Context: bound to proteins that are not shown
Molecule: 5' vRNA; 3' vRNA
Organism: Influenza B virus
RNA sequence: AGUAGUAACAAGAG
RNA sequence: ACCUCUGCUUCUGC
Numbered sequence: 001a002g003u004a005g006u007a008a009c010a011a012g013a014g
Numbered sequence: 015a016c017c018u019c020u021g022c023u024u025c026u027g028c
Base pairs, nucleotide, nucleotide: 002009003008011020012019013018014017
């Protein structure tokens, strides 16, 4: 960027 | 960075 939507993914752990 | 593990499991009730 994009998904998405009252919080997240977009790798996490060792 | 190599290598290992994981794909509902710190998060789905009556």